[PDB]
RNA sequence: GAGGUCGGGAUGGAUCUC
Numbered sequence: 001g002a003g004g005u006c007g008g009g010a011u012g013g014a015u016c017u018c
Stems, first nucleotide, its partner, number of pairs: 001018005
């Protein structure tokens, strides 16, 4: 830089492949 999506709740998150 590109591709794939997971968890639910209150001010802002992760993980896999190349």
The PDB entry is titled "Solution structure of a purine rich hexaloop hairpin belonging to PGY/MDR1 mRNA and targeted by antisense oligonucleotides".
This is an experimental structure of RNA (GUANOSINE-5'-MONOPHOSPHATE), with 18 nucleotides shown.
The entry is an ensemble of 21 models.
The entry is indexed under RNA structure, hairpin structure, G.U wobble pair, hexaloop, 13C/15N-labeled RNA, RNA.
The work is reported in "Solution structure of a purine rich hexaloop hairpin belonging to PGY/MDR1 mRNA and targeted by antisense oligonucleotides" (Joli et al., Nucleic Acids Res., 2006).